[PDB]
RNA sequence: CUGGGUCGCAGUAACCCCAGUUAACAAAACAAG
Numbered sequence: 001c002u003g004g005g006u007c008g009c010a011g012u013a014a015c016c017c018c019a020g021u022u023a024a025c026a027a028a029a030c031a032a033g
Base pairs, nucleotide, nucleotide: 001020002019003018004017005016009033011030
């Protein structure tokens, strides 16, 4: 920088996890609001 993502009420911020464009399987906490 990019691609995704269990969990969240909520992730276009911020922050977390996994991965690297054939961008795995997962996974806990958190968040402007």
An RNA structure (PreQ1 riboswitch), in which 33 nucleotides are resolved. The 2009 paper behind the entry is "The Structural Basis for Recognition of the PreQ0 Metabolite by an Unusually Small Riboswitch Aptamer Domain". It is bound to 2-AMINO-4-OXO-4,7-DIHYDRO-3H-PYRROLO[2,3-D]PYRIMIDINE-5-CARBONITRILE (PQ0). Released in 2009, the model rests on X-ray crystallography data to a resolution of 2.75 angstrom. Sample source: The RNA strand was chemically synthesized based on the sequence of Class I, Type I PreQ1 riboswitch aptamer domain from T. tengcongensis. Entry title: The structural basis for recognition of the preQ0 metabolite by an unusually small riboswitch aptamer domain.